This is an experimental structure of RNA (23S RIBOSOMAL RNA, nucleotides 526 to 1261), with 757 nucleotides shown.
Context: one part of a larger RNA, bound to proteins that are not shown
RNA sequence: ACAAGCAGUCACGGCCCCGCAAGGGGUUGUGGCGUGCCUAUUGAAGCAUGAGCCGGCGACUCACGGUCGUGGGCGAGCUUAAGCCGUUGAGGCGGAGGCGUAGGGAAACCGAGUCCGAACAGGGCGCAAGCGGGCCGCACGCGGCCCGCAAAGUCCGCGGCCGUGGACCCGAAACCGGGCGAGCUAGCCCUGGCCAGGGUGAAGCUGGGGUGAGACCCAGUGGAGGCCCGAACCGGUGGGGGAUGCAAACCCCUCGGAUGAGCUGGGGCUAGGAGUGAAAAGCUAACCGAGCCCGGAGAUAGCUGGUUCUCCCCGAAAUGACUUUAGGGUCAGCCUCAGGCGCUGACUGGGGCCUGUAGAGCACUGAUAGGGCUAGGGGGCCCACCAGCCUACCAAACCCUGUCAAACUCCGAAGGGUCCCAGGUGGAGCCUGGGAGUGAGGGCGCGAGCGAUAACGUCCGCGUCCGAGCGCGGGAACAACCGAGACCGCCAGCUAAGGCCCCCAAGUCUGGGCUAAGUGGUAAAGGAUGUGGCGCGGCGAAGACAGCCAGGAGGUUGGCUUAGAAGCAGCCAUCCUUUAAAGAGUGCGUAAUAGCUCACUGGUCGAGUGGCGCCGCGCCGAAAAUGAUCGGGGCUUAAGCCCAGCGCCGAAGCUGCGGGUCUGGGGGAUGACCCCAGGCGGUAGGGGAGCGUUCCCGAUGCCGAUGAAGGCCGACCCGCGAGGGCGGCUGGAGGUAAGGGAAGUGCGAAUGCCGGC
Numbered sequence: 001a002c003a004a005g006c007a008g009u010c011a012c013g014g015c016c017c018c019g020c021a022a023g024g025g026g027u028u029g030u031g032g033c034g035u036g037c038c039u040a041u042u043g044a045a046g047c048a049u050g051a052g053c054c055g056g057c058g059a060c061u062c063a064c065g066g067u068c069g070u071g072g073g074c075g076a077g078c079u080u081a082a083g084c085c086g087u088u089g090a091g092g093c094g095g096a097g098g099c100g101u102a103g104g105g106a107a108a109c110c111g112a113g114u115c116c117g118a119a120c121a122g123g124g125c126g127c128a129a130g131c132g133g134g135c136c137g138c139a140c141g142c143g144g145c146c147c148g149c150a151a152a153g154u155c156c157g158c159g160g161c162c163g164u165g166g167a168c169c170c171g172a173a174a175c176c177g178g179g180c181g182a183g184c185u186a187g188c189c190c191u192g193g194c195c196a197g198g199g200u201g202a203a204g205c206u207g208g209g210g211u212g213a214g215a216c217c218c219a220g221u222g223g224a225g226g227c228c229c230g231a232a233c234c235g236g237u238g239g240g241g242g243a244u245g246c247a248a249a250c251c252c253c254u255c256g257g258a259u260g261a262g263c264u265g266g267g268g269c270u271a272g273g274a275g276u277g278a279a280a281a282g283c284u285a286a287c288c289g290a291g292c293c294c295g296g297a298g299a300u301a302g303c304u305g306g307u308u309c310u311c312c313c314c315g316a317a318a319u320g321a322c323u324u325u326a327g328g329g330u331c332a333g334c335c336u337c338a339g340g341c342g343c344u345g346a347c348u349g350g351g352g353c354c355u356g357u358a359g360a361g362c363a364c365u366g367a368u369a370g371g372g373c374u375a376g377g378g379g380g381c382c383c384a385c386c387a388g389c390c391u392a393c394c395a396a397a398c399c400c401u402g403u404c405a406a407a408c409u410c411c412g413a414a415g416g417g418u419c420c421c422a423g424g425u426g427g428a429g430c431c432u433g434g435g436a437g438u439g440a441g442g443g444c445g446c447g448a449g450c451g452a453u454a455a456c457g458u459c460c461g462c463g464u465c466c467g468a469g470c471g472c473g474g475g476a477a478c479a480a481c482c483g484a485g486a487c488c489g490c491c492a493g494c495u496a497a498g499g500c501c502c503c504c505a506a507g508u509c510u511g512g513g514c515u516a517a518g519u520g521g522u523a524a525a526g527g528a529u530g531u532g533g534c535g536c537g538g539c540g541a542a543g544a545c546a547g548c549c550a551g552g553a554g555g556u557u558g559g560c561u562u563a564g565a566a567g568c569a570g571c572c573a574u575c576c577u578u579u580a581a582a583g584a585g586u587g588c589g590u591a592a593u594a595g596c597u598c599a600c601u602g603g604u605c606g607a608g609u610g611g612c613g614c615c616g617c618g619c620c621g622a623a624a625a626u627g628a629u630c631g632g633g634g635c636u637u638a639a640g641c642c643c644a645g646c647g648c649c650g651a652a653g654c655u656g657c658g659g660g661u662c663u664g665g666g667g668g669a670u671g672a673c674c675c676c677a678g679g680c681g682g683u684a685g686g687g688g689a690g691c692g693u694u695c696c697c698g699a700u701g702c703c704g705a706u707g708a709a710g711g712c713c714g715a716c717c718c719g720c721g722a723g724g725g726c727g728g729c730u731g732g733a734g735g736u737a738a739g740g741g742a743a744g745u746g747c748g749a750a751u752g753c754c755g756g757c
Stems, first nucleotide, its partner, number of pairs: 008033011037050001039048001052757006062165013077099003083093003103110002113125004168306002171303001175296006186270009195260001197229003200225001204221006233257003238253004272288001274284003309690006319332005333438002335435007343426001347423009359411001360409002365405003369401004376394001441466007449458002472483003487659004492655003498649003501633003507646001509645006520635001526620002530617005536611001538609002549602003553577003587596002660680005666674001691746001693743005701736003710730005716725003
Other pairs, nucleotide, nucleotide, family: 019021tHS019022tHS024715cSS028029cHS036051cWW037749tWS038049cWW041043tHS042441tSS042479tWS044048tHH058747tWW058750tHS059306tWS059747tWH060307cHS061167tWS073078tSS075150tWH077153tSS082094tHS086090tWS087090tHS102103cHS102111tSS104114tSS105107tHS105108tHS112126tSS117119tHS117121tWS127128cHS130148cWW132147tWS134146cWS170304cWW172300tWH173299tWW174297tWW181272tWH181285tHS182185tWS182270tWH182275tWS186276tSS195231cWS196230tHS201222tWS201223tWS201224tHS202223tHS203222tHS211213tHS232258tHS236237cHS236254cWS237254cWW242247tWS245247tHS246250cWS271274cSS271284tWS272291tHS273290tHS274290tHS277280tWS305750cSS310721cSS315684tHS316683tWH317333cWS317438tSS317468tHH318467tHS336686tSS346424tHS355356cHS356357cWS356412tWS358412tHS361363cWS362364cHS362405tWH364408cWS368402cWS373397tWW374395cWW374396tHS375395tWS379390cWW380389cWW381388cWW381389cWW382383cHS382384cWH382388cWS383387tWW409410cHS436685cSS437684cSS442480tWS448459cWW451454tHS451455tHS466479cSS469485tWS469486tHS471652tSS473497tSS483496cSS486681cWS495651tWH496650tHS497650tHS499506tWS504505cHS505649cSS508639cWH515517cWS515638tWH516636tWS517636tWH518519cHS518520cWS521634tWW524622tHH525621tHS528618cWW535612tWW537610cWW540607tWS541543cWS543605tHS543606cSS543607tHS544608tWS547604cWW548603cWW551581tSS552583tSS558571cWW558572cWS559570cWW560569tWW566592cHS566593cWS567587cWH567596tWH568588cWH573574tWS578582tWW579581tHS582583cSS582599cHS583599cWS585586cHS586597cWW589595cWS606607cHS630633tWH634639tWS638640tHS665675cWW667668tHS667673cWW669671cHH670672cWS690722tSS692745cWS698738tHS704733tWS707731tWS707732tWS707733tHS708732tHS708734tSS709731tHS
């Protein structure tokens, strides 16, 4: 032991434990809410990096220069260095020297001037410093003592940053020097060994044939060979197995050589740009395109990683220019701090212009369709050179009608820019200086390009969010969509977006509509007597619409076609006839006729009926891959859609109450405590306060065996926090106030380092 999760947190409840109580401690049954830490990124819970856990080690220092700032001393000046004398945790002396007191020039040089220049033109560097002011000698004069710390500087201390150094820490592949290696492997030298048994049978010999002698042919013998088969031995062909192994190259089966360019013992030689190499860049002591060790050496690393206590205020950038630059930099932009200036800021109102986008329009430059008119050119009647005439071809220029443009403009907004006068006291502005970080951006909207008006695409422009608001509400979940800028607390209140049937806080709210598909819960062209609502025309009680009844004819099969074309393939004329009314024909249909029809009207019937144009919502169009669903359940006069209305819910927004803190203004009895007013998200960063660790003065002191340091507990006290107290236990010999001074000073991460588990 019916539950489901970044393991917690908020809320109740049960059980157990403390104390008289209130209250508190342990546990956790339900409910609500909840996407680890670090790093790196536009963006991480991320299925991107790092970490098994714990303890201990572990990274912005020091020296000398420089530049600001700051605490002091002295200041027309300040200050010594080496060294000497003294001390033995005692300081003196020492003016060599350095800065400073004049700026200019390339210089000679001149000098509050100087440089260019012919110049008393100009112009570049330069200089032109008093006093807020108490006192007081006690001239109806302020001398000048004094003063900030200057004119104005220096010296020392402290801090920030910079330069040179290893300069925040760890990390290369490599480069160079001197050495060590051939007990592995390669090659040679010397000196020794090893190769079962078989098979094959070279040359030679000998014999017999042979011939005129011979050659030569046969046997026999013989025992050659990078010859054959195959153990030892040396190899390593295919397969398997082995793969934290028996083994850092092994095992099994099967294979190659096996008298040779063979294998092997002992003794020797050749090595780092060097050796050796039947040659693979192979081998040179289990990783050789350049061995190993130690050293230069903490090489360099524009790269990656890591970078340790707390709180408070502000708070970026991912752009531009240049860059052997493009993941790095310098200057600028943007952040911060100090000092100075004090309404100048953003934004807004009113004036004045600067402009050519939107739009539009052809007057310019081009593009344009048709038509007219009309140079030409096919070409045409052709009287033939003297023109000429016609042309459902080509076709200028020009006019008319229609348009097109980022690189067109006769024209032209909205807006935007700037200056002036006004509002505007804001973590507005401006000036000077110290410290930066940032120079990979991303999504959304709008305006362009590119693209294929495809892309979670790309490149610019304004804006805005994210970044750094992965803090909160809504959007089912979800960086950037809607809401909204989180100092802390509350078992109070009003709202925002979005909601109000259950999940789920709040209307099964109130009136009028629409939808019938589960549309709602997501696709187009295009379809369709789906519904509902506007229209505007046309027909109809002298009978429309539908249905039914009758007619639906003669001109003639209208002329025209290789077949034929009779109302039913393309035209002219494009009409007539007897009529209630019937076409030179509406489809169906014959090869063609035939046939069946409808156009029209008679007639019954005897109340409405057909046409098209809109609007709302719906139907089809609509097929993709694990199991389905609008988040779910479910919802139909709705719990969908549209339109009114009242009211609630709902954030960390806004009020209410209490508190903290940063600025400014005031109280000012400087009371550093009081009311008043705003503000207080935050990454890179800047700035300001503090906590703790080691050590020194304080210390011949003071705590300490009635117990030091450390360790283990605590629900108590203080502090915002880092912590500091006090108490119980352990421990058994040290510890060290106020107040200051130094620095190996705080770790969770570095595939970190040592150890333990």
Rfam match: Bacterial large subunit ribosomal RNA. Rfam links the family to the GO terms structural constituent of ribosome and ribosome. Primary citation: Chen et al., Nat. Struct. Mol. Biol. (2013), "Structure of EF-G-ribosome complex in a pretranslocation state". Among the 53 different proteins in the entry, which are not shown, are 50S RIBOSOMAL PROTEIN L5, 50S RIBOSOMAL PROTEIN L34 and 50S RIBOSOMAL PROTEIN L6. The entry is indexed under RIBOSOME, TRANSLOCATION, GTPASE ACTIVATION ROTATION. Entry title: Thermus thermophilus Ribosome. The structure was determined by X-ray diffraction at 2.95 angstroms resolution and released in 2014. The entry also models magnesium and zinc ions.